Solved structure of RNA (GOLLD RNA nanocage, nucleotides 4 to 560; GOLLD RNA nanocage, nucleotides 561 to 833), 788 nucleotides shown. The PDB entry is titled "GOLLD RNA nanocage (env-38)". It holds a match to the Rfam family "Giant, ornate, lake- and Lactobacillales-derived (GOLLD) RNA". The literature on the family includes a 2009 paper in Nature by Weinberg et al., "Exceptional structured noncoding RNAs revealed by bacterial metagenome analysis".
[PDB]
Context: one part of a larger RNA
RNA sequence: UGGCCGCCUAUGGUCGUCAAAUAAACUACGAAAGUAGGAUAAAGUGGAAUAGUAAGGUUUAGCUAUUCUGCGGUUUCAUCUUGUAAAGAUGGAGCUUGAGUAGGCAAGUGAGAUAUCAAUUUUUCUUAGUAUGUGAGGGUAACACUUUAGCAGAGGAGAAAAGUUGACUGGGUCUUUGCAGAGAUUCAGUUGAGUUCGGAAGAGCAAUAAGAAUAACUCAUAGAAUUCAAUGCGAGAGGUAGGGAACUAAUCCCUCCCUAUAAUCGCGGUAUUCAAUAUGAUAGUUUACUUAACAUCAAAUUGGGGAAACCCUUUAAGAUAAGAUAGUGUACGGGUGGUGCCGUUAUUAUCCUUUGAUAGAGUGUACCAGCACCUAUCGAUGAAGUAAACUUGGAAUAUGGUGGUAGGGAUACCACAUCGGGUAGUUAAGUAUUCUGUCGUUCAAAAGGCGGCGGAGCUUGUGAUAGACCGCUACCUGAAACCACUGCAAAAC
RNA sequence: AAAAUAAGAAAAAGUGUCUAUC
RNA sequence: AGUUUUGACCGAAAGGUGUCUACAUAGUAAUGAGUUGUUCAUUGCCACAAACACUCUCAAGGUGAAUGUGAUUCUUUCGAAAGGUUUCUAACACCGCAAGUGUGAAUCUGCUCGGCAGGGUAGAAGAAAAUAAGUAAGAAGAGAGUAGGUUAAAACUCAAAGAGUGGUUCACUUAAAUAACCGACAUUGGUUGUUACAUCUCAAAAGGAUGUGGAAACAAAGGGAAUAGAUAAUCCUUUUAAAGACAACUACAAUAUGGUGUAUUCUCAGCCU
Numbered sequence: 001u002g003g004c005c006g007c008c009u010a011u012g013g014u015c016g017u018c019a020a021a022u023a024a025a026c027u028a029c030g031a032a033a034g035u036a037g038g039a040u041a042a043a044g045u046g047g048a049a050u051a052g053u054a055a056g057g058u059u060u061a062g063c064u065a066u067u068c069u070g071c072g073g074u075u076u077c078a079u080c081u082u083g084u085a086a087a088g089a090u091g092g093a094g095c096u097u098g099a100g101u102a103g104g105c106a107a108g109u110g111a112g113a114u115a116u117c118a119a120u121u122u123u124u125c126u127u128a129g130u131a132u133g134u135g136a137g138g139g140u141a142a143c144a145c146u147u148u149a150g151c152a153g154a155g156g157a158g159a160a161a162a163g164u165u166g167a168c169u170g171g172g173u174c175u176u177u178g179c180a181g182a183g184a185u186u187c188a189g190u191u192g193a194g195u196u197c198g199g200a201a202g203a204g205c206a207a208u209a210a211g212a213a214u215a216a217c218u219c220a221u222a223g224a225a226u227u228c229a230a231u232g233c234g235a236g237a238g239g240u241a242g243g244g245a246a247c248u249a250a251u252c253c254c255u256c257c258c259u260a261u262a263a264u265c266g267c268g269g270u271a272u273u274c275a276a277u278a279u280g281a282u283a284g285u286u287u288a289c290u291u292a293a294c295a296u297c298a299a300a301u302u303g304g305g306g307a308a309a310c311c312c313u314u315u316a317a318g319a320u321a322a323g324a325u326a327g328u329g330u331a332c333g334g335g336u337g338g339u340g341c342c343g344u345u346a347u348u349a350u351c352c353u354u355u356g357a358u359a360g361a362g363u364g365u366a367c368c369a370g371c372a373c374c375u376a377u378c379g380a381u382g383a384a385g386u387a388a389a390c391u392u393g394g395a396a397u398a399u400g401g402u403g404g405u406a407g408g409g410a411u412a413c414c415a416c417a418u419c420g421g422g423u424a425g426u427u428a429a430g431u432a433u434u435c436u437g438u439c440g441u442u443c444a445a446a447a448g449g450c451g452g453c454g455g456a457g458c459u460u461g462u463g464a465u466a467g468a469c470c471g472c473u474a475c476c477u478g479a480a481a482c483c484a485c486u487g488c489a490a491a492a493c
Numbered sequence: 494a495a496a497a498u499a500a501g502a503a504a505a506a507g508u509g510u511c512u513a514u515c
Numbered sequence: 516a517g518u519u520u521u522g523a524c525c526g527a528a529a530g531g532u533g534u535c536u537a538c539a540u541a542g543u544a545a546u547g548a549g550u551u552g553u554u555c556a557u558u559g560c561c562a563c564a565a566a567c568a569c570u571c572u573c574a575a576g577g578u579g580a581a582u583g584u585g586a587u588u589c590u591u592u593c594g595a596a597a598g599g600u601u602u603c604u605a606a607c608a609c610c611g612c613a614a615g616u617g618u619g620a621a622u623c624u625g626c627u628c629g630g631c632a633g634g635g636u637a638g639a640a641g642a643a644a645a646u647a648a649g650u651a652a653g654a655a656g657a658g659a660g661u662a663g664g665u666u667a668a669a670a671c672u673c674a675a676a677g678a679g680u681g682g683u684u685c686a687c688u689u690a691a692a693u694a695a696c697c698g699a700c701a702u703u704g705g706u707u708g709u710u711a712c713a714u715c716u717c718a719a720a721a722g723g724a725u726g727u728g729g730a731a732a733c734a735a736a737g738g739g740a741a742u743a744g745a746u747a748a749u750c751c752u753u754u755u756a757a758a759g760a761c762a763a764c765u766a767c768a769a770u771a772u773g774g775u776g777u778a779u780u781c782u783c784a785g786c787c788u
Base pairs, nucleotide, nucleotide: 002015003014004013005012006105007104008103009102010101011100026037027036028035029034044071045070046069047068048067049066050065051064052063053062058492072096073095074094075093076092077091078090079089080088081087108221109220110219111218112217113214114213116210117166118165119164120163121162122161123160124159125158126157127156132152133151134150139145140144167190168189169188170187171186172185173184174183175182177489178488179487180486181485194205195204196203197202223274224273225272226271228269232267233266234265235264239261240260241259242258243257244256276399277398278397279396283391284390286388287387288386289385290384295320296319297318300315303312304311305310323351324350325349326348327347328346331344332343333342352382354380355379356378357377358376359375360374362373363372364371365370401416402415403414404413405412418479419478420477421476422475423474424473425472428460429459430458431457434456435455436454437453438452439451440450441449442448463515464514465513466512467511468510469509470507501573502572516672517671518670519669520668521667522666523665524664525663530703531702532701533700534699535698538552542560543559544558545557546556547555548554561585562584563583564582567579568578569577570576588657589656590655591654592653600644601643602642603641604640606618607617608616609615622639623638624637625636626635627634628633676688677687681697682696683695704765705764706763707762708761709760711727712726713725714724715723716722728782729781730780731779734753735752737750773787774786775785
Other pairs, nucleotide, nucleotide, family: 001016cWW002019tSS006275tSS008400tSS021042cWH022041tWH023040tWH023094cSS024039tWH024075tWS025038tHS030033tHS031544tWS033559tWS041074cSS042073cSS042095tWS054490tWS060490cWH102401tSS107392tHS108224tSS115211tHS129153tWS130154tWH131153tHS135149tHS136148tWH138146cWW158317tSS186237tSS198201tHS215391cSS216284tWS227270cWW231268cWS236262tWS236263tHS280393tWS280394tHS281393tHS282392cWW285389cWW293321tWH298317tHS299316tHS301314cWW302313cWW322352tWS329344tWH330345cWW353381cWW353383tSS361373cWW425505tWS426471cWW427461cWW443447tHS444637tWS446625tWS462508tWS473505cSS476499cSS517675cSS526660tWS527536tWH528696tWS529781tWS530783tHS537658cWS538541cWS539553cWS540550cWW541553cHS552658tWS565581tHS566580tHS571575tWS588659tHS593652cWW594649tWS594651tHS595650tWH596648tHH597647tHS598646tWW599645cWW605619tHS659698cSS672673cHS673675cSS677690tWS678686cWW678691cHS681730tSS687691cWS703784tWS710758cWH717721tWS726756tHS727756tSS728778cWH733754tHS736751cWW738749cWW740746tWH741743cHS772788cWW776784tHS777783tHH778782tWH
C1' cells in the first nucleotide's frame, strides 16, 4: 500500500487478496479413561431449574449471573442412491458470538398542526320605503261619484358574513413487570344523512365512510428506508373443526379446559438504494405591496327606439388576480333496465391574461429622431411587476478529530486517543575513620563479625545559596459502558 | 455510603526558566 | 386398630460374665501367576513430597522431571526407647598465691559487672528421681450387626390366619414331615464359709433335712358378664429352685471318642477316662 468494523476525516483493532478468531474434525500413542500436536464455519427467537442483589428479624416482586432444553442457522462424521455426480435421503456429534473513542451526515420514516367539497340553520343587505292596507281635507253631484296629504308596511327571488352536521357507546388483545392514562388493531350494539316502492298514511336496503398535499410548517429518530414463491421464531381478536375434565341409573346440548386454522403485530434473514464542510452556477414555494386602480361578469333597475319579448343607455347589493364557454370522449375510476355522458386527465375550436416580430393611421412628449397608444397578420405564454426571508447545490478550488499559544488576524507549532488520585527521584569524580539501607554468609538465642551493590558527610569541579513555575523518569491505586408511548410503585404479625 | 490500612533495593530522570540575596 | 412399600433409630431366636460385629486379591483400571486373608510382577492414570536441569538483575517466583509415599476391623498374649519436667556443677589432700596431680557426675563456652579472687544471665556435656506407659512395635486366633423390633410419611383393608419345633423363619397348608438359622475371641478348677430362694417336716414361735444353668410340655392358681353366685371359651401368672451367685485359702493341661451332669422331652458349662 490493500480488505473488514453503515458513509467522510483523525486515532485504534483485526486480517493478507476465496483477504476475523475458537471448538468438534484430522494426525500419533493407548484395552478403556485420556495424553501430546492441530486446520477451519455461522442468523437468531422461545421455555425450565438454582445462586446472588433485596434498611433493622422473618415472608414476597423485579433484575444480575451459572446450567438444561424446543425450532431454526452453521460445520463435520457414518450408512445408502448419483460418479457420464460435487447433488439428494436417513442416523449421530460440535458451536449458536468478536470489531472501541471523538466531530459531522436524514427531500428517508413516525407523530402533531394547517386546506377544500356537500347538505342545513340564524342574522344582515339589495329589488323597495316598491306591492298592498288605512285615510283628514278638496273637487264634482243632489243626494252620490273619484281618490289626495299623513300613518303602517311585505312575501318570493338574489347576494354576503358567522355556526352546525359528515358519527357515537361497550368488550378483548398489543406497547418489559404491578396500578392509572394515551395510541394502535379486531369483535358486537345503537342512531339515520342518503336511496328504492307508494298522491298520502306506510314498507324495504335497517348503504359505516366526501377529502388531498407539505425539500422550502413544527417536534422526534444516527444508522435508516424499500423489496422478497419461496425468509426463521414467538404472541394473537372473531368464526369453524377435533378432543378432555366434571354432572348423572344413563345419553345429548349450553358453560369450563386444551389443540389445529390465523385478521393484525414484535424481533431477525436475502436483495437493492442513500449517506463530510465552505465559496458559487442551475432549478423553485410562502409572506407583503402595486390592487379589484384600469377592465370583465351579475338577480334586478332608469331613459329612448322598433314588428305588439329585439336593440341602445343609466344605476346596483356582489363576484373574478387565471381561468371560462362548447365538442371529440384517448387514458384512469363510478352509476343504470339501457343510452346520455357522472368525476379526473389528455386533445380540438373560440374568448380572456402576459409578450415577440412585420406593416398602417392619429395624438402626446417644447421641436426633429426615438418611445408610448390604437388596428391588422404570424408565433410564444397561463396571470404580470416590485421587495424581504427560505430550499436545492454541476464543474473547479480550498478544507475535512478535540483542546491550547502573543495587543488583533492568517500561516505554523505543541499535547491527547474513555477519565482521575497518590508515593519515591531528577550534575560528575575521588575519599583515611565512623554511621546507615538492601542481599548473602557466620553465630543455639541476644549482642556482634566477614563480603557484594548504594546512601549521608568531607574535598575538587559545575560561581554559590533560597523561593516560585514548567517539564521528565520509575512505581502504587480508583471510576465509567444499559429497552420508556406518558405518571406512580414491593408488602405481612 | 466517607478516609486510613500499599507506592522493597539496584538501574532509570532537564546541573531547565524567572525573581531575590551574596 | 391392622397390612404393604421407602427412610431413620435400635436389636442375638441353644447357659452366665467382659470386649466386639469393618473390607473383599487393595490409591485407581487392565493382564498374568499363586493362596492357609486379600500376596507378587508389568503397563497407563490421579493425589502428596522431591535429587537434578532450564528460565528469572538481587529477593520473591515460573516450567519440566529421575526416584519415593498413598485401602483396613476385633479379641488374647508379650512389651520398649527418645524428648520434656524437678534437683545438682561440691568437698578434701600435696602446693606461699596460680593450675598441676589424686578421689568424685561435678568439666567447658557466649554476653555482662569489678584491680584480683569472684557475681549475674543464656547454653553444651554429665549424675539422681518421678513421668512418658501398660503407650509404640512383635507374635497367635477370628473373617462375626443375624432372625427380627420400634417410629415417621403415603397408599390400602384380613393367610393381617393355622400346623409344627427346644426355639425362630423369606421353610410348610388343613394336616403332618422337609432344609436353613440360633455370631467371633477370652473366661467360668478344687476345699471351706456366708447371704437369698424352692420343696418337705415342725400347733404357733424357736428349729431340722435335701437342693439351685437355659428353652418347652402335662398340671395348678387368679382376673372378666347377669349388681349377689358361677366360668365352656378367652387373658395374665405359676410350673422353669432366677445363687451353677458372693468371700477367703490354694492348684493346673497335648487332644478326640465314650461315660456322667440329666429330668416328662431337648441342650450348654463343669467333672471322669

Keywords: GOLLD, nanocage, ncRNA, RNA.